[PDB]
RNA sequence: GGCGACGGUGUAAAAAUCUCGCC
Numbered sequence: 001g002g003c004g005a006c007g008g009u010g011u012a013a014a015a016a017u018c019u020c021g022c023c
Stems, first nucleotide, its partner, number of pairs: 001023005007018003
C1' cells in the first nucleotide's frame, strides 16, 4: 500500500475506517 477477517472503531446494518492476518 493492497486484500481478507462479525474482527474492531463507527453505523439501524453496512458503507467508512483501524489493527491484526495473508500478500